[PDB]
The PDB entry is titled "T.thermophila 60S ribosomal subunit in complex with initiation factor 6". Solved structure of RNA (26S RRNA, nucleotides 1 to 421; 5.8S RRNA, nucleotides 1 to 154) from Tetrahymena thermophila, 575 nucleotides shown. Taxonomically the source falls in Tetrahymena (Eukaryota, Alveolata, Intramacronucleata, Oligohymenophorea). It was solved by X-ray diffraction to 3.52 A. The entry is indexed under RIBOSOME, EUKARYOTIC INITIATION FACTOR 6, EIF6, 60S, TRANSLATION, LARGE RIBOSOMAL SUBUNIT, RRNA, RIBOSOMAL PROTEIN. Primary citation: Klinge et al., Science (2011), "Crystal Structure of the Eukaryotic 60S Ribosomal Subunit in Complex with Initiation Factor 6". It holds a match to the Rfam family "Eukaryotic large subunit ribosomal RNA". The family has 88 seed sequences and 107,465 matches in Rfam 15.1. Gene Ontology terms of the family: structural constituent of ribosome and ribosome.
Context: one part of a larger RNA, bound to proteins that are not shown
RNA sequence: CUACACCUGAAACAAGCAAGAUUACCCGCUGAACUUAAGCAUAUCAGUAAGCGGAGGAAAAGAAACUAACUAGGAUAGCCCCAGUAAUGGCGAAUGAACAGGCUAAAGCUCAAAGUGAAAAUCUGAAGUGGUCAACACAACAGAAUUGUAAUCUAAAGGGUCAACCUGAAACUAAGCUCCUCUCAUAAGUUCCUUGGAACAGGACGUCAAAGAGGGUGACAACCCCGUAGUCGGAGAGGAAGGCUGGUGUAAGGGAGAUUUCAAAGAGUCGGGUUGUUUGGGAUUGCAGCCCUAAGUGGGAGAUAAACUUCUUCUAAAGCUAAAUAUACACGGGAGACCGAUAGCGAACAAGUACUGCGAAGGAAAGAUGAAAAGAACUUUGAAAAGAGGGCUAAAAGACUUGAAACCGUUGAGAAGGAAG
RNA sequence: AGAAAAUUUUCAACGGUGGAUAUCUAGGUUCCCGUGACGAUGAAGAACGCAGCGAAAUGCGAUACGCAAUGCGAAUUGCAGAACCGCGAGUCAUCAGAUCUUUGAACGCAAGUGGUGGAGGUGUAAAAACCUUCAUGUUUGUUUCAGUGUGGAA
Numbered sequence: 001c002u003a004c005a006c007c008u009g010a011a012a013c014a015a016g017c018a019a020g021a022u023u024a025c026c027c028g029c030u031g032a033a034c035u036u037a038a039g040c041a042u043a044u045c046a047g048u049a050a051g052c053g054g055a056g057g058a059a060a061a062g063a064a065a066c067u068a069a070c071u072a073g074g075a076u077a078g079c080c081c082c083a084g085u086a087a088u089g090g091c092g093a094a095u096g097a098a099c100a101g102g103c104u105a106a107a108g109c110u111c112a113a114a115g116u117g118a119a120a121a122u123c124u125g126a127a128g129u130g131g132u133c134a135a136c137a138c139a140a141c142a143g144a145a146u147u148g149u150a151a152u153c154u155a156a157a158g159g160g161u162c163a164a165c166c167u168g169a170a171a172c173u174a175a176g177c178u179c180c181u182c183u184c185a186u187a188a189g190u191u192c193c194u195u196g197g198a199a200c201a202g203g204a205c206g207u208c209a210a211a212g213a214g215g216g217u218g219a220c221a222a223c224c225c226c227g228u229a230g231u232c233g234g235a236g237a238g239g240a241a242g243g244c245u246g247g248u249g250u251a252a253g254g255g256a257g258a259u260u261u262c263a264a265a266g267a268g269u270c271g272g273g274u275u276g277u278u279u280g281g282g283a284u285u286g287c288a289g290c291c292c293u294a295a296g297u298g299g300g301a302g303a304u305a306a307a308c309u310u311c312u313u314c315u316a317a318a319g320c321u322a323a324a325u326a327u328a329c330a331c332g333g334g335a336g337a338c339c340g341a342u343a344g345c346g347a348a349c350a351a352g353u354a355c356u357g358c359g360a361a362g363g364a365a366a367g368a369u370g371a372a373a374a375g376a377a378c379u380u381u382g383a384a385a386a387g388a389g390g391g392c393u394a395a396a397a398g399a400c401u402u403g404a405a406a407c408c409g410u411u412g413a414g415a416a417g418g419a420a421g
Numbered sequence: 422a423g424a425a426a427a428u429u430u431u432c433a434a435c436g437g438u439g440g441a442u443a444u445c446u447a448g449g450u451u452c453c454c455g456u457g458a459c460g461a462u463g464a465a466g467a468a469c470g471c472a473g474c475g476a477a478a479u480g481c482g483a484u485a486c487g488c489a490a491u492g493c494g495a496a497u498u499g500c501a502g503a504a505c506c507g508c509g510a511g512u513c514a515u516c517a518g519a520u521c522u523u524u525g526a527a528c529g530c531a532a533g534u535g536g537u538g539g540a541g542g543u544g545u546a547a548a549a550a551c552c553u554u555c556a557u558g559u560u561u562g563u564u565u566c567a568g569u570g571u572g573g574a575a
Base pairs, nucleotide, nucleotide: 004572005571006570007568008567009566010565011564012563013562014561015560016559017558018557020459025056026054027053028052029051036043040090066073067072077104078103079102080101087095088094108320109319110318111266121149122144123143124142125141128138129137130136158262159260160259161258162257165254166253167252171248172247173246175245176244177243178240179239180238181237182236183235184234189205190221191204192203193202194201206223207222208212214226215225216224271292272291273290274289275288276287277286298315299314300313301312302311329457330456331455332454333453334452335451336450338449339448355362356361367445368444375400378389379388380387381386401443407437408436409435410434411433412432413431414430415429416428466524467523468522469482470481471480473500474499488518490515491514492513493511529537530536538555539554540553541552542551
């Protein structure tokens, strides 16, 4: 030095993951001025707008390093109270919570850390085999892993020793229910008169009603048509990112109580100083930088700073968690002492459209012929528009319902020597 | 009594201008309830297309106002032509399978350009032309590697 192992880094390839969108509600940041203080710097507006980064159906929060000192209570969240109180503030303007108590809602769990050491008991992929074959069960082979996977454990304990008394993955095997989606069906006058173009009107006779909500039909129709009600009813089809409950029941798995030389719990973190910032938090409200930088009956807290004595309460520096809660957004439902085409969203309409701006961005106007087009046949004069005849129709209502005023023309009755009323 | 007209002016009727009023409404507005359900399996948005006769709006994508499946069971309709009575009409609904051009988080590189690389396919005597494919990050692995990193037998 080589082979080889391990640590570290690199390329290509296989299988998967992220990249944008969404706006109402939610999370983490960032962060002003107008305004109010009758001026104005602190302050207020206000942790508010604008800006940025993240989600979800909700988010966040949550099993005490909580309150309270009482014969105490006990996760989080919303409602009511406490309260306009304690406090904060050129103690000016003005800011401003919580405990206790009444409710809604209810739920509790997983890690690190002496203990497999009678033996990695663990996790991931997997050619494949069975299957309800995308979702399940096994699986030859491979990786991950002792700079540690799984069983015990999480302080309400727990280990060790007893132990009444309990449980059940595997396999086998019966019967069922829940929820969702798309479809199909249901009462009773079109009897008679009168006015109508139309009867859905006013009369006369009738009916149904667990149906007289509401619509459409030539008019203010329970009974003509759709519907409404019986109907959390009946019938058919398909569903579950592959819903839910049985009976035997294996290896195996728990444990009230009892006792015991046992009994171990998170670090540049907690705490302190200082500087900012924030809160009502005021000589220790929360947070962030920098500087100190622990302990182990230690450590937090007990609304005034620091000792000292005594008492009270909880265990921080790791995690998960339904419900009651919020929704100016989207698609759906239903509704209203809303509005009713200069109102109501800007948009009832080819409306965020036409149009403008280099651009960011701006942004309107515009709804109703008739029951039915029956939308004006034909004659005549016109080059043509159009006129005059003539016709539809209940009516021209003819680019269209009604058709006000201002203004203008015609016709009528009046009046006037540098204004009118 | 410049006792007529024209002008100026009062009132009414009719006509013209104009679109108020009245009565309506597939609209708005607010309240309550239900679901949150986008996207590399390519979204939201954008471009250009697609009707026998089509500009817009809406739908759709070279299968282009639409295919399939399902339910309704006879229309669409402005014109013309067909199709269908159930081998089933339809601008009907439902919607669970398909089609889904050029783009855009936008992806081989680039872009006011349909420009232009590498690999594979195709084509040819060889070309041209056409086609498919390649972005970045990350968690595993797989394969190939580097390190005077730590060890180290024969």